[PDB]
Molecule: 18S RRNA - H44
Organism: ORYCTOLAGUS CUNICULUS
RNA sequence: CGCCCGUCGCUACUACCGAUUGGAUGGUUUAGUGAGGCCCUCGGAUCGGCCCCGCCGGGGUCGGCCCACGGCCCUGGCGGAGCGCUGAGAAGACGGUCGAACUUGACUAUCUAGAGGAAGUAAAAGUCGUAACAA
Numbered sequence: 001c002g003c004c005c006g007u008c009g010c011u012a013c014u015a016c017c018g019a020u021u022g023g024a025u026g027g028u029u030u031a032g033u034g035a036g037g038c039c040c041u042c043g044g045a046u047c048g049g050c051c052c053c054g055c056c057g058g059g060g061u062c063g064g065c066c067c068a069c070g071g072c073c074c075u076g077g078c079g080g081a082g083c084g085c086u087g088a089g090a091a092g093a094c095g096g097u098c099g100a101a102c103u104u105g106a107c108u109a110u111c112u113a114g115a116g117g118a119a120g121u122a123a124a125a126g127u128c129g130u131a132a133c134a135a
Base pairs, nucleotide, nucleotide: 002133005129006128008126011122013120014119016117017116020113022112024110028106029105031103032102033101036098038096039095042092047087052080053079054078055077056076059073060072
C1' cells in the first nucleotide's frame, strides 16, 4: 500500500428495436347472400248440412171401399253423387318486419414467433487509461 470511474472479452437472464404488410386469439361490427317460425293476398287433398226431381218404408191430417197413391212437415235408403249454393279446412303460395347462419373486410382488447441492432443486470475478477472523494 486508502476509496473510486467508465469502454473492451467470456457466461447467463429480463425489457426496448425489427424485413416478413408477420402469425394466433376473443368482443362489437359495414356490405353482398339468406334457413325458419310467424302476420298477411291466395289456393283448395278432403268432410258434412240444405237445393230440385223420381221411388218405396213410418207417424199426424185431407181427396179414395179400398190398398198402392199424391200435398205438407220430419227421418231412413238408391240414381242425375256430386249435378246447384254455403261453412270450417293440409301441402303449397304474394309481400313483409324479425332474423339465425355464410362469406368478404373492418376494428378494438389480448398474447406471440425473428437474422440482426441496443442497453442493462447478475459482478466476485481478466484488460486499458484517473474522472469523483482532501484546490